This is an experimental structure of RNA (16S mitochondrial rRNA, nucleotides 1821 to 2703) from Homo sapiens, with 880 nucleotides shown.
The sample was in a buffer at pH 7.5.
Among the 82 different proteins in the entry, which are not shown, are Coiled-coil-helix-coiled-coil-helix domain-containing protein 1, MRPS21 isoform 1 and Large ribosomal subunit protein mL43.
Taxonomically the source falls in Homo (Eukaryota, Metazoa, Primates, Hominidae).
An Rfam search finds the family "Bacterial large subunit ribosomal RNA" in it. Its Rfam clan is "LSU clan".
It was solved by electron microscopy to 2.63 angstroms.
The PDB entry is titled "Human mitochondrial ribosome in complex with mRNA, A/A-, P/P- and E/E-tRNAs at 2.63 A resolution".
[PDB]
Context: one part of a larger RNA, bound to proteins that are not shown
């Protein structure tokens, strides 16, 4: 410092919290709590410039105007509408080879061994980078450690000089030409241009959603449409009959005209902008797959505006016009279901009917299916190579006293309010309605009206004003520019061998180190100052 | 203690930089211990004649712990000496001894069983295949190679001098191709380019370089019809670095191989200086093994150092609407810490 709990607040309340209510903003979309985009935060700065006309409101008025110009009520003056940042490019004239690319000109390096000839081997300095690791705001806008290629040669390598962008240079890698060369750099042209993205500043109200057309057009625009305001006189809208086709197939659900009647609109005239990148739900089809949260038209709604509701929710469903109440009556609104028993008893017989068949006998097939016993089919289902053999229909016995409608389950984090079968249909339930009081005071783009901070000037005013004229005239958002402070964090990171009397002496390192030459320009000398070296007088 | 402020000192020329009177003439015979020798790429060092000319020791650099990388930067930097030092320097701010990491050092049995590969590491050997001949060269900072030069070989152009080529002269200079060597480089000038014009020439110039039926049982076709074309893919090679069929068929390799190696091979899309095909010798190139190492693995394990952590000092960065910053399912712009039910 801090005490469950959650856009941080609201509503409350004795009480901070604890209950209840509640998906930050802004750009941007059909539609964002979105896990889309901007934003750490404070100060400051930072974005609407006009003409054609139309309109108001003075003057004069057939004329207006302070020579031009307009004039068939015009004409002359004034009010009042049209941003802000950014490309990658092109072009001119300049700088620019102190790095690298190629070349001049004169220099300079190149141990040891093998060979002894070398655009040879090994292998140092040297030059180069082949692998890996560490390193990735590093030591470092390309290095470190190890391993490596070459190392007398097309080698390396100090000095001066040369060739410049429509170009140079290039053992072509589109390689280099002053640390982003498919063509350099700087400054003009320049506020390039950007149908694309981001931004675009007080208050308060009102109107206010969308048929198409053309288009190097479909990321856009300009006519329609729709929408704003103002002006003119007249229907507008809802709809009675009568009325609007044959071919043809669904013999659709509706249209269209349209008096009346309820209604207040509606068209013309003038001046305009924006919207023209659309989404679900329910009909009616088309396309797939009678898939899709799919595509494509229609007609209707709802979203893109409010509030309940349907768990949470843009498209369903209730319901809209706006304030204040610690009344009231309501809309819409809650899911319901549970399942398979079942007959018991009893069989003899013409004869194994003929027929086909190796065989066919109630039961592979083909025809008949007559008749014995009170009752039993020339046989309904099994079964047997063929036959036996076991059911069914008969008969006796006797109350089976039959339902004659079917029938499931499987996915990956961790079921998912709790529960409940019993007390009289009513109750809860909005921003819908009433009540009191008041009343302009809840849609994007657009559009129209009231007002207003601060500043300046003119004339009041004179502890901070009023009428009026004018304007660099208002910033919770531009990866916005300065500027201050935070978060990250006191994190990452960084640093000085011991011991002593500070003489001095011990350990270890030795990549080194002395000179010159190029570059640099006083940059560990003395005193003085405690200002400091990525700790530290 | 000072590399930072002030102030005050400071590096003294013999070394080095600063150079010459004129006008004609001179200057064939490298270097390498310069002598043997044997070169080629053909090579840093030189006067004389006649005239002028009496004069001397200015002047400037001289420090340092130092430049070029935005820093007191593990980077870059020419020369002479020292070949390990007579010179020049400190890897540990204290502790502690987890983790993960980072650099190292040992390892029982096995020895590639790891892995795309034996990467790394230990050890430090064999056969080979592809491709490029060879040394070299290239994307400064992701590619060092099969890419580019190259020697050769060929192809085209040009008959000539005072600023390149060249002070050169066709055995020459430019302008390309191709890539030593070796064996070769087959066939076509219709068409395009060039050239040359009176038809024409020209492919080591751009480019090309074939069908359709049938015939020996089957496959195949020496034949055998018939059309096209400038020419009909020759020689080679061959399942490749070569559309896909394809992990093609076989022998070798392994216990096992889409891998390697040798061969078959109508590749209907191989092929001859856009060169074919062998084949020395080379390669930080790509592929494939012998044997051998090994902590690559089975399977890790222990130690030192760094790093860590804790005490002290000093103190960054991208980040960042605001958070009072939990799980489960479910919802929802379709994947919730924040909606809904629950814990």
């Nucleotide at each position: 410092a801090u005490a469950u709990a959650g856009c941080a607040a609201g509503g409350a309340c004795u009480a901070a919290c604890c209950c209840c209510u509640a998906u930050a903003c802004c750009u941007u979309c059909u539609g964002c709590a979105u896990a889309a985009u901007g934003a750490a935060u404070u100060a400051a700065c930072u974005a609407g410039a006009a003409a054609u006309a139309a309109c108001u409101u003075u003057g004069c008025a057939a004329g207006g105007a302070g020579a031009g110009c307009c004039a068939a009520a015009g004409c002359u003056a004034a009010g009042a509408c049209c941003c802000c940042c950014g490309a990658a490019a092109c072009c001119a004239g300049a700088c620019g080879a102190g790095c690298u690319a190629c070349c001049u000109a004169a220099g300079a390096a190149c141990a040891g061994c093998u060979a002894a000839a070398a655009g040879a081997g090994c292998a140092c300095a040297c030059c180069c980078g082949u692998c890996u690791a560490u390193g990735u705001a590093g030591c470092a806008a390309a290095a470190u450690a190890g391993u490596g290629g070459g190392a007398a040669g097309a080698u390396u390598u100090a000095u001066a000089g040369g060739u410049a962008g429509a170009g140079g240079c290039g053992a072509c890698a589109a390689a280099c030409c002053u640390a982003c060369c498919g063509a350099g750099c700087c400054u003009g042209g320049u506020g390039a241009u950007a149908g694309c993205u981001g931004g675009u500043u007080g208050u308060c109200c009102a109107a206010g959603a969308u048929a198409g057309a053309a288009u190097c057009u479909u990321a856009g625009u300009u006519c329609a449409a729709c929408u704003u305001u103002a002006a003119a006189u007249u229907u507008g809208c809802c709809c009675a009959c009568a009325g609007a086709a044959c071919c043809c197939u669904c013999u659709a659900a509706a249209u269209c005209c349209c008096c009346u009647u309820g209604u207040a609109a509606a068209u013309u005239u003038a001046a305009c902008u924006g919207u023209u990148a659309g989404u679900c739900c329910a009909a009616a089809g088309a396309g797939g797959a009678a898939c899709a949260g799919c595509u494509c038209u229609u007609u209707g709604g709802a979203c893109a505006c409010u509030a309940g509701g349907a768990a949470a929710a843009a498209a369903c469903c209730u319901u809209g016009u706006a304030g204040a109440g610690a009344g009231a009556g309501u809309a819409a609104a809650a899911a319901a279901u549970u399942u398979a028993a079942c007959a018991c008893c009893c069989a003899u017989a013409g004869u194994a009917g003929g027929c086909c068949u190796a065989a066919a006998a109630g039961c592979a097939g083909c025809c008949a299916c007559c008749a014995a016993u009170u009752a039993a089919g020339a046989a309904a289902g099994c079964g047997u190579u063929c036959a036996a053999g076991c059911u069914c229909a008969a008969c006796a016995c006797c109350c089976a006293c039959u339902a004659c409608c079917u029938a499931a389950a499987a996915a990956a984090u961790c079921c998912c309010a709790a529960a409940c079968a019993u007390a009289u249909a009513a109750c809860u339930g909005a921003a819908c309605u009433c009540c009191u009081c008041a009343c302009a005071c809840c849609c994007a783009a657009u559009u129209g009206g009231a007002c207003c901070a601060a500043u300046c000037u003119a004339u009041c005013a004179c502890c901070c004003u009023a009428u009026a004229g004018a304007a660099g005239a208002a910033c919770u958002a531009a990866u916005g520019u300065u500027a201050g402070u935070a978060u990250a964090a006191g994190u990452a990171a960084c640093a000085u061998g011991a011991a002593a009397a500070c003489a001095u002496u011990c350990u270890c390192c030795u990549c080194c180190g002395c000179a010159u030459a190029a570059g640099c320009c006083u940059g560990c000398g003395u005193c003085a100052g405690a200002u400091u070296a990525a700790a530290a007088c | 203690g000072a590399a930072c402020u002030g102030a005050c000192a400071a590096u003294u020329a013999a070394c080095a930089g600063c150079c010459c009177a004129a006008u004609a003439u001179c200057u064939a015979c490298a270097a390498u211990c310069a002598a043997c020798c044997a070169a080629c790429a053909a090579g840093u060092c030189a006067u004389u004649a006649u005239u002028a000319c009496c004069c001397u020791c200015a002047c400037u650099g001289u420090c340092a712990a130092c430049c070029c990388a935005a820093c007191a930067c593990a980077g870059g930097c020419a020369u002479g000496c020292u070949c390990a030092u007579a010179a020049g320097g400190a890897a540990a701010g204290g502790u502690u001894a987890a983790a993960a990491a980072a650099a190292g050092u040992a390892a029982a049995a096995g020895g590639a069983a790891c892995u795309c590969g034996g990467c790394a590491a230990a050890u430090c050997u064999u056969a080979c295949c592809c491709c490029g001949c060879c040394u070299g060269u290239u994307u400064a900072c992701c590619a060092a190679a099969a890419a580019c030069a190259u020697c050769a070989c060929c192809u085209c152009u040009a008959g000539c001098a005072u600023c390149a080529c060249c002070a050169g002269u066709a055995u020459u200079a430019g302008a390309g191709g191709c890539a030593c060597c070796g064996c070769c480089u087959g066939c076509c000038c219709a068409g395009u380019g060039a050239c040359a014009c009176a038809u024409g020439u020209u492919u080591a110039a751009c480019g090309g370089c074939c069908g359709c039926g049938g015939u020996a049982c089957c496959c195949u076709a020496a034949c055998c019809g018939u059309g096209c074309a400038a020419a009909g893919g020759u020689a080679g090679c061959a399942u490749a670095a070569u559309c896909a069929c394809u992990u093609g068929u076989u022998c070798c390799u392994u216990a096992a191989a889409u891998a390697g190696g040798g061969a078959c091979c109508u590749g209907u899309a191989u092929g001859a200086a856009u060169g074919g095909c062998u084949c020395c010798a080379c390669g930080a190139g790509g592929g494939u093994u012998c044997a051998g190492c090994u902590g690559u693995c089975u399977c890790u394990u222990a130690c030192u150092u760094u790093u860590a952590a804790c005490c002290a000092g000093u103190g960054a960065a991208a980040u960042u609407g605001a958070c009072c910053u939990g799980c489960c399912c479910g919802u929802g712009a379709a994947g919730a810490g924040g909606c809904g039910g629950g814990c």